[PDB]
Context: one part of a larger RNA, bound to proteins that are not shown
RNA sequence: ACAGCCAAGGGAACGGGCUUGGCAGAAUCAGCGGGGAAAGAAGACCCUGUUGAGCUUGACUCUAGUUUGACAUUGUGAAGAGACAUAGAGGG
RNA sequence: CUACCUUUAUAGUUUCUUUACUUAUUCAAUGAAGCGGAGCUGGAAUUCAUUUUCCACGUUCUAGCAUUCAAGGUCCCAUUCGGGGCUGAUCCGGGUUGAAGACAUUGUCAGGUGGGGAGUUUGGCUGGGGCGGCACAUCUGUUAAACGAUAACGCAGAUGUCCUAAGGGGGGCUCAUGGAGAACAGAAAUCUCCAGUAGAACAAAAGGGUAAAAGCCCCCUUGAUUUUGAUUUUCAGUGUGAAUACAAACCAUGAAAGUGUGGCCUAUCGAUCCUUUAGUCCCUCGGAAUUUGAGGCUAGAGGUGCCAGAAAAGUUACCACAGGGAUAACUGGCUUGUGGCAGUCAAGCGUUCAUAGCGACAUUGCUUUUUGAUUCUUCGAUGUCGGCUCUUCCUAUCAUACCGAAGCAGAAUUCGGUAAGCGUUGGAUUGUUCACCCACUAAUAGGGAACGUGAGCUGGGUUUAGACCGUCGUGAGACAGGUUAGUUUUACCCUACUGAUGAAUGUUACCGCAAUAGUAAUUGAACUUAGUACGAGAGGAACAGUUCAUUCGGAUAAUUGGUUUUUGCGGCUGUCUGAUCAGGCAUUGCCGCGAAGCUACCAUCCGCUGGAUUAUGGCUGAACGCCUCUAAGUCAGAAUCCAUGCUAGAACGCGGUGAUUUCUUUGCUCCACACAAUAUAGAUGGAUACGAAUAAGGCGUCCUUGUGGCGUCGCUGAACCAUAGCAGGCUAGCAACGGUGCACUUGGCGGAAAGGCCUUGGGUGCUUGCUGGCGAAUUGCAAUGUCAUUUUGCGUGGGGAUAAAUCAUUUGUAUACGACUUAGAUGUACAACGGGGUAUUGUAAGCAGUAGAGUAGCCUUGUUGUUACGAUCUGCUGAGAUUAAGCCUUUGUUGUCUGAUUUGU
Repeated sequence: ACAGCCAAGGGAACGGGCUUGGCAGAAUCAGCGGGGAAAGAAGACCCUGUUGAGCUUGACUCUAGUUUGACAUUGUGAAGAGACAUAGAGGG
Repeated sequence: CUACCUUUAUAGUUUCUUUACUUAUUCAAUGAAGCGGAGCUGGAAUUCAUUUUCCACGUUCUAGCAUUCAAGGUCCCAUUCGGGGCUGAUCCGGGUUGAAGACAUUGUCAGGUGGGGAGUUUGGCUGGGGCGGCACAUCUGUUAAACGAUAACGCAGAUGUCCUAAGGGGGGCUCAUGGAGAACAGAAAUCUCCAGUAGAACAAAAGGGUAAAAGCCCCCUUGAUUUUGAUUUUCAGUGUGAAUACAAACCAUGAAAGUGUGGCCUAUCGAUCCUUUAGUCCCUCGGAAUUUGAGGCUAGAGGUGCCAGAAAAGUUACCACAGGGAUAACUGGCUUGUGGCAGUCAAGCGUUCAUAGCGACAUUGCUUUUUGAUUCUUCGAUGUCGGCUCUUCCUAUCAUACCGAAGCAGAAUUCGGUAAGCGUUGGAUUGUUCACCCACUAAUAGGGAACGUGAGCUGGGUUUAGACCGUCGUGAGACAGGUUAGUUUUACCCUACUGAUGAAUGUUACCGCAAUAGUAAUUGAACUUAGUACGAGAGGAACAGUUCAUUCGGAUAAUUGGUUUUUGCGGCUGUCUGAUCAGGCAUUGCCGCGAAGCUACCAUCCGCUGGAUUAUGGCUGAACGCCUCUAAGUCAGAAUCCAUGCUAGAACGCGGUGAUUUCUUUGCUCCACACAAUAUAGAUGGAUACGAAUAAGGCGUCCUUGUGGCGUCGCUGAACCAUAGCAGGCUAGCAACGGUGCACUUGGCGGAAAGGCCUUGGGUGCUUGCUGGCGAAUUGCAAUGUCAUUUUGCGUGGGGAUAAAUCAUUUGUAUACGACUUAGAUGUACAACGGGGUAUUGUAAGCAGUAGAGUAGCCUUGUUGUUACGAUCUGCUGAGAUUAAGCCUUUGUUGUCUGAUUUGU
């Protein structure tokens, strides 16, 4: 998907179908919750991926900001200018 | 006399760093209102010669006022809206005023800081992943199965080093270890002989290898060197690592042959890019040069151990995506170590006895109600713990039946057998499975069914997201640690089940049968036995009998109890109908009774007795002359089984019985003919009747008022009937009184499903018993070559008796609907209303009262006035109301009584 009765078997190790048996008679109604490993979602658990993201830190790499210095808009003078060659001591 | 420490004599730009500034820049206010000086009368610790600083510039009891070029004052004017100038109110400087200052600020660059933010990463193998480990690059032995190769997180180990000697050459010499002596000398110091196949040593792991050496000592050395090719191992015949043999040099050693390209051999390690070194300035720096610098060519080093080589921390319980049953967390499957349950042996226990009951050392199993092991199925999802509920199954039996055994003398136990028929409980604590305790009769056995059962529930637990604690973590967070709060979805489909209809094998109706399926009872107590048996005591049964009761089941409603829309009766509250009566509403207003119905171990009744067996105990009786419950036979015997009983009645099992159709245009039935069908589960001479035994019978016969004697048959039906004739014709005769078919007839017999068997009489054919006559042919040399019914027609004609169901209406012994039980065309009918009964309620309305707690009037002057109000009370009044809707009584009244459809052998 097609469908829709079981039991065992063997099978992807729990079959509605396959094998061997049990069986098996239209069309149906109200219920019902055993089964359909019922439906609802490309398991949210777990793992894998050289796939993420939120968050954190002494992870790696940076960065806004901040801090510090130099130069620049920085306009006059003074002071023993670590001043260039010929110079005492305090030191086992 | 000795290179940081107050220093100065000889032209000349700079300090540690502070300042005699303001205009750049910066800040703050104001409607840029008063700044800087000179100063005008005076105050002052006062000048030694008219000014050498600074101030009122003339406002502080008070919640008033303050403005109009300002009033005043001095010189002037046709003092015509009354005016002008100056001064009141000094002059000069136009810097609005302060703060700040070459600092800040701003711009650029350079260090630091910087989960605040961004981006990224946060190996692999792996009996799931994580942790662990490394089986990731390697080496030895083994696994490894005698070439080679060969796996697992197989076993036992090793490697990332070490060595100028532990490399090379040459020479000399033997090792480990035992035996043999000594003065303090000994088990270990030497020293010397023996013996000694290596039992030593050779860097390491292991395995090989090595004795005039490959070991130990000595001498000389650097071949552990140059150049670049070939080869072997892993192998792709790539790289890497080792390196085997050479070639061309240079060497070392040795007398020499030779040997030596690291280590006795098998391990001991490293790409691209970059850096760096070494290698005759060899080549290039490209407009031409020179010297620096840079870049090239060859060989090394610096390293990638995840070792053919990325540059890399966590967490997620807020989570996401692509996938995976390649892989974990259930069930299921294999296994059964462990778990659980049995057996064999019998050392021993059991007082002096293996086996009553046990049972060590061993050893054989079974089970899958434990848990592991595995990973087969499922990750486009099989809802998971426990409980509740409910059914069935198993037996490895706790109880109940019968029994065997005992260390069974009675009671109580214990062991075992047949047995799963029948039951196996109520509670405290815990979510619990488990456990534990309290109890209760006979027992409180163990298990399975997808660790039964979540579209059955529940959701206490676990196991999303909230939150708290403890421990851990820097942190985010983690915790098989505790705690609290935390959405439980869908069936109307198929099947299964429970019930319920129902077409169709002539209709319709009634009474039945009974295949098959299901099944049911259970256990205790007391009295009696019997204070008995037993017991030299305590103690203390059993069978028969009786009365009750667990538990379960099937009914039923007389009673009792429960239920109430009987809204039946009464009562009560609020509001509405003006009051009264009588009612409405209050989602059934509430309360008490409350019939009927339905129901309760909350009520009552009922729950059978025959056989066959299991275990087991016996009889007879062989085995194996005795024994023996067994082998052949066989007797008893269990809560077992099967029947009797009880429920359903097969909708594809059946019997008996009743009746079976005109305005429905000739219907239906039986029987016989001229023609016929979905077709023959398969004709083609005949289904041809004892029964029983089979280590025995059949038939015949004889004889003992009876289960024997004598013959004979079988050894297959290969039989026996029937068998000739146009598929069987037309005819004709005979020495027969037979045989066979048919339309009839007379007597019977046969019920298991008889439906068929025998019949006495007649007629009628045939007759192959025997003998004749005629025919057949051409269906062409075979072609099944056609020979035996169910059913139909305005069919033929000889008879035959002339109905029901269903709908609709109705009923309530029934009922979801269907279905069921009833009634219904003139009646001892049916219906509706009443009349009575029977029940429920509790005394109706109305009218009276000399009733009535009291109260207000008036007094035709009070036993027993009087007009009024007044919950209530008494009487008429066990009254009134209701009464079948699933009560009884169908007489009194009034009604109703031929509508529809379908059905045939």
Shown are 997 nucleotides from a PDB entry: RNA (25S rRNA (3393-MER), nucleotides 2360 to 3395) from Saccharomyces cerevisiae S288C.
The structure was determined by cryo-electron microscopy at 2.3 angstrom resolution and released in 2025.
The reconstruction used 460,403 particles.
It comes from the structure "pre-frameshift complex of yeast 80S ribosome with eRF1 and mRNA of WNV".
An Rfam search finds the family "Eukaryotic large subunit ribosomal RNA" in it. Its family is annotated with ribosome and structural constituent of ribosome in the Gene Ontology. The family has 88 seed sequences and 107,465 matches in Rfam 15.1. On this family, see Cannone et al., BMC Bioinformatics 2002: "The comparative RNA web (CRW) site: an online database of comparative sequence and structure information for ribosomal, intron, and other RNAs".
The entry is indexed under 80S ribosome, RIBOSOME.
The entry has 76 different proteins, among them Small ribosomal subunit protein uS15, Small ribosomal subunit protein eS26B and Small ribosomal subunit protein eS19A.